[PDB]
């Protein structure tokens, strides 16, 4: 650009 | 399940 981090 | 909140 494409690439994740909790409601429950 | 479906429902959002920044890397750079």
């Nucleotide at each position: 650009g494409c690439c994740g981090c909790g409601g429950c």